[PDB]
Context: one part of a larger RNA, bound to proteins that are not shown
RNA sequence: GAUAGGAGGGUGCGGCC
RNA sequence: GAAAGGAAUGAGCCUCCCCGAAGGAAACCGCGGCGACGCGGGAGUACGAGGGGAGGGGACCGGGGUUGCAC
RNA sequence: GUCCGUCUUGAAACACGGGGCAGGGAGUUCGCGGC
RNA sequence: GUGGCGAGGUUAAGGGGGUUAAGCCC
RNA sequence: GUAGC
RNA sequence: GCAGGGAAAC
RNA sequence: GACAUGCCCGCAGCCGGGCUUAUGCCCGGUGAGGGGCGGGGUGCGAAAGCGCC
RNA sequence: GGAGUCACGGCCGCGAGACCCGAAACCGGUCGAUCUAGCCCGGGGCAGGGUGAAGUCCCUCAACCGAGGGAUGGAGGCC
RNA sequence: GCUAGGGGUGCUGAUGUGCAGUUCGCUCC
RNA sequence: GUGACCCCGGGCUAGGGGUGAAAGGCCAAUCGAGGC
RNA sequence: GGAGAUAGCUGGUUCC
RNA sequence: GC
RNA sequence: GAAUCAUCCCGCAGGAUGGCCUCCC
RNA sequence: GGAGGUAGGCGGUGGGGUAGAGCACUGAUUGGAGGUGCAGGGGGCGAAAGCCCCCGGCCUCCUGUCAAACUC
RNA sequence: GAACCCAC
RNA sequence: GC
RNA sequence: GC
RNA sequence: GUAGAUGGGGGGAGUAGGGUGGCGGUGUAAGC
RNA sequence: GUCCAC
RNA sequence: GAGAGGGGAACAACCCAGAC
RNA sequence: GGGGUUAAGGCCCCAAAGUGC
RNA sequence: GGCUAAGUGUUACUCCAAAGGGUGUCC
RNA sequence: GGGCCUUAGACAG
RNA sequence: GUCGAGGUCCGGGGCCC
RNA sequence: GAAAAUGGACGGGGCUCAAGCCGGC
RNA sequence: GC
RNA sequence: GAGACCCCGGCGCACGGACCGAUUGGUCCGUGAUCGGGUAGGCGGGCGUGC
RNA sequence: GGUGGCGUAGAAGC
RNA sequence: GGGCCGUAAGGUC
RNA sequence: GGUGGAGC
RNA sequence: GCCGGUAUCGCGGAUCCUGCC
Numbered sequence: 001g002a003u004a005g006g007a008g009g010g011u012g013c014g015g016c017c
Numbered sequence: 018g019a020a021a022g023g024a025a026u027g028a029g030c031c032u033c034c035c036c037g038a039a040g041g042a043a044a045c046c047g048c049g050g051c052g053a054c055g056c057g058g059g060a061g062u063a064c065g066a067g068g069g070g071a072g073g074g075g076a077c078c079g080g081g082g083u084u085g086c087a088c
Numbered sequence: 089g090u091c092c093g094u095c096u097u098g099a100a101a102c103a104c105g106g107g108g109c110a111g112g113g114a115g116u117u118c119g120c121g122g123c
Numbered sequence: 124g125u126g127g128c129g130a131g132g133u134u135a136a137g138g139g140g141g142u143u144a145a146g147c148c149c
Numbered sequence: 150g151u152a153g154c
Numbered sequence: 155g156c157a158g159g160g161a162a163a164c
Numbered sequence: 165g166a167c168a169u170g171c172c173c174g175c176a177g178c179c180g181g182g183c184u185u186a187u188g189c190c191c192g193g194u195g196a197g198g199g200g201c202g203g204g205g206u207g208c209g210a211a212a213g214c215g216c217c
Numbered sequence: 218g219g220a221g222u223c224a225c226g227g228c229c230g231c232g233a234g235a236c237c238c239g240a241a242a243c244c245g246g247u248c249g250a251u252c253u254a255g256c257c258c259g260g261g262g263c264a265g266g267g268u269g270a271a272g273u274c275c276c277u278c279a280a281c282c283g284a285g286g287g288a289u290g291g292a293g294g295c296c
Numbered sequence: 297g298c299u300a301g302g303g304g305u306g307c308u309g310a311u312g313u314g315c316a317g318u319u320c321g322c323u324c325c
Numbered sequence: 326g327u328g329a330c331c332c333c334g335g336g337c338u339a340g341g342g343g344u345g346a347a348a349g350g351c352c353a354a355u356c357g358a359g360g361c
Numbered sequence: 362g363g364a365g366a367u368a369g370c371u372g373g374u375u376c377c
Numbered sequence: 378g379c
Numbered sequence: 380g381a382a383u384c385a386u387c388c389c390g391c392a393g394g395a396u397g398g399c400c401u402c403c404c
Numbered sequence: 405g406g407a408g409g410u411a412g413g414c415g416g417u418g419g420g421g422u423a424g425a426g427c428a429c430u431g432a433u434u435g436g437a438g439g440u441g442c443a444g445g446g447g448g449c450g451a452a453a454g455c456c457c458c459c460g461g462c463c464u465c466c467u468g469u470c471a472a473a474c475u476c
Numbered sequence: 477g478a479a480c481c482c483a484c
Numbered sequence: 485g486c
Numbered sequence: 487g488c
Numbered sequence: 489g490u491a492g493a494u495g496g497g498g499g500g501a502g503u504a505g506g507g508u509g510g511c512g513g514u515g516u517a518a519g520c
Numbered sequence: 521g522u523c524c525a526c
Numbered sequence: 527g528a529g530a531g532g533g534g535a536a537c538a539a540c541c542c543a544g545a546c
Numbered sequence: 547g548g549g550g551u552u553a554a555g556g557c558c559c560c561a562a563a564g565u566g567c
Numbered sequence: 568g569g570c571u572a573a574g575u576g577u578u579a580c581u582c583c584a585a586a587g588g589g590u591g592u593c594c
Numbered sequence: 595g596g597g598c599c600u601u602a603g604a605c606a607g
Numbered sequence: 608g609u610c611g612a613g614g615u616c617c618g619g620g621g622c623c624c
Numbered sequence: 625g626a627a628a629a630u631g632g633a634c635g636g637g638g639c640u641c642a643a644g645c646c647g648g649c
Numbered sequence: 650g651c
Numbered sequence: 652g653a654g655a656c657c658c659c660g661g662c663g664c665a666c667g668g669a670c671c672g673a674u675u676g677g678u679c680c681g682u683g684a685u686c687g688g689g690u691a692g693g694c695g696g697g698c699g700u701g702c
Numbered sequence: 703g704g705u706g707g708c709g710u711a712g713a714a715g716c
Numbered sequence: 717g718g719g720c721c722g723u724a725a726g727g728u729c
Numbered sequence: 730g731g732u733g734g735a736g737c
Numbered sequence: 738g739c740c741g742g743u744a745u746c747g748c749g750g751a752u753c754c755u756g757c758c
Base pairs, nucleotide, nucleotide: 010088011087012086013085014084015083016082017081022078023077030073031072032071033070034069035068036067040064045058046057047056048055049054091106092105093104094103107758108757109756110755111754112753117233118232119231120230121229122228123227124225125224126223127222128221132154133153138149139148140147159164167202170201171200172199173198177194178193179192180191181190182189183188204217205216206215207214208213236373237372239370243363244362246361247360248359254338255337256336257335258334259333260332261331262330263328266296267295268293272289274287275286276285277284278283302325303324306322307321309320310319340356342352343351344350376697377696378694379693384397385396386395387394388393398503399502400500401499402498403497404496409488410487413486414485416484417483418482419481420480425475426474430471431470432469435466436465437464438463439462440461442460445458446457447456448455507526508525510522511521513520514519531542532541533540546661547659548658549657550656551655556651557650558637559636560635566649567648568646569645570644576639577638588624589623591622592621593620594619595617596616597615598614599613607609662687663686664683665682666681667680668679669678670677671676698747700744701743702742703740704739705738707737708736715732716731718729719728720727721726
C1' cells in the first nucleotide's frame, strides 16, 4: 500500500524503522 | 542505529544573564487629511544573524531505509 | 521541476541514437620545419 | 620551458677499455 | 672518433 | 654560425 | 665585398639636491639594453636615389 | 657596431592509413555449366477416344454426255 | 482428355516471424 | 499433352568473357559485367 | 590480394 | 580554477 | 572568453588571407 | 617598450545634402487671362494671290497640384 | 535645409 | 583645448 | 571625466 | 595607465547556415 | 541589408 | 545562440535581473 | 552559509499582500 | 471623483476585426 | 464648444 | 392660437451598441 | 455591423457605486 | 498602505 | 514580492608586499563600487590506473 | 630506478 | 554494507 | 564489520 | 605511501564489439 497525475528527481521538515 | 562520527571530562533538552552588524515595531499622548492614512514623542526602544557565560537533567544527537505534506 | 547524447537559429519534441549488466573501445610513430 | 658550452657548438658511422649483460668510461 | 652540419 | 648583395661573372 | 661606435633622444640602475616620519614624489647629470641619425658593402643605374645587409 | 649551437620536454604545420568507423566502385591472379543458357555423344517415356489428307478402289442406270450410292486408307508442329 | 509428364492465367484465395529465403488449393494451358 | 515434346548419364563453351526464339534474360539463393 | 583505397558527406571521441 |  | 562578415578560389554543405578570443614576452 | 591613451561629455575649427520644405534648373501638372502667324492645322473668303474666323503650338501672369534616379 | 554623424 |  |  | 595602458613580437585557436527585436529597399501579405 | 540591444 | 534567478498561464527573443 | 530591504510587478479565492480611499 | 450595463471588459508586447451608422448614455 | 429662438415670448398638441 | 419652462441646430470628446 | 467545424477557455472560479475602465492617492 |  | 541592494562569517582569483623552500613553489599580510554566468577555444593546478 | 613500509595474529579482490 | 575527510576527481577507516 | 587464503 | 621516469593510462552513447540476463 485499492479517491489519485506526472521524465520518477530538488529544498525543508513530519510519521514508521 | 556496537565499530569507524560527537557524547557521562556531558546529547537532545529546560531556565537565566551579557554584547550585538544591516534592519527594525507597538500600547499611549498631541496634530494634519473628506478618507485609506500620515507627522513628532515613546525610540533607534522590545526584537535582531552571531559571539559568550551560569544553573537543572541525565542519553541522545549526527547519520541511514522507506514514506507523507507544501512548493 | 516537460529524461540523456547529437545536428540545428531553435529539442520534451510527432527529428536521429537510447531493454539491462560486465568487459574492450578511439590525437599513435617517424622525417622535415616554426616556436 | 629549461640546462650545457660559447665565436664557437655538436657529433654521425665506427674503435678501444670494462662488464653476466646492449648498462658504464674514453 | 672533426668526416659531416 | 662567424658576411652580406647578385641570375651570373663577380 | 661592410661601423670592434661618429652623433642624438632615452627606460631600469648609479650619483647629487629638495619635499617627505618613512615609503614615496620632484629636479639635474651618467646611462647597459632600446629607438633614431650619420657613414659603409653589394644589385639596378650616367648619377641621384632605392631594395637587402 | 659579434650570439650562436647542442640536448631534454611541450604546442603546432606538411607527408605518410595519420584520432576511430562506413561506401557504391576500380585493378590483378585464379574458381565455378551438380542450378541455369547453348551445343555434342548414348539412352528412357507419353492411358483412352475423335476427325478423316494423299493413295487404292467398288456398285446401280444411261452411254453423246453423265448422274446416284457406298467402301477402303490412316496423314496432321490436327481436336 | 485431372494417363504419365510439363507450364503457371484468375481467385489479385490459404500462408505471408509460412510446410517453403517462391510453397499449397481450386480454376486454367 | 507425337512434337520446335519431356527427362536421364557422359562431354564442351568462363567473366568485358560465355550463352541468349532478345526479357539486359541466365552463368550454383549473387548479374547493366559472377565468386574467391 | 592491391587495401587500413578515397569522400569536402554521416556517426563517435573516456577524470575534477 | 582564470 | 568568441564567431556565422570582407577579399579570393569549377567557390557556394569545402578551404586561404583578414576581422573578433586566448597565452607568453 | 616606457608616458601616454580616449568609449562618455563641454566649447571651438571643418565636412555633409538625409527628414522636412520648395519650384530657383530638369522632368511632370487643372483651368483662366494677355502676347505672338508660328512649316501649326481646318473652315469662311476670294481664281487665287490672298486675307477674316476659330482650334492647336510657344512665352508671361494668376489659379490648383508633384518627384528614389529635381534642388534656390 | 535640420536633428544627427564623422575628423581634428 | 579641457 | 575615466 | 609606471601594480605598465596606447603600441610591437611570437604560440594556439575557433568562427564562413545565425535567430528575435528597431530602421531602410522589395513583396498582396507571409517572406526575402 | 543595416543597428549590437537579447 | 553561449545566460542562472523573479514575472508575463505556459513562451528563446518581452519586463526586473546578469550568478562563488 | 546566514539576516534584512527593495526591483519587475502584484494585493476577491486559487496565491503572500486591501473585498483599500 | 467620474464612466460603463455590453459579462463590453477582466490583454503593457508576443494574440487581439474594419468601412459605415446609433434622441444609448456622460460631457 | 459654437450657434438661432429664448422663463406668462421659445417647441410638443 | 390657446396653454406657460426652456427649446431647436451644428462641430467635437469619453465609454458602450 | 460580427458565421465553423471533438466539449472549453479573461490562466480558472467568478466579478456590476466592481473583482471592469478612466484622473489620482 | 502591504 | 528576487540569487538584485545592504550586513555578518567563509572560499577562491587578479595584483603588490614580507618571510620561507636544494625543479614549476609554500605561510601570512594589503586592495578589489571599479574580481566570481558561459558554448567553440586558449591557459594553470589537481585526482586515478599498469610498469 | 630509488626511498620508507605492511602481511597466514590474514595481502589483493568483493 | 557502513563512518570520516575532500567544493571534486577521490582517499582513508 | 564480514568473505579470502597470498601478496600489497 | 613519498620522489623521479615511462604508457595499448580514465566510458553512456559510435542503428559500437564480445558474453550473460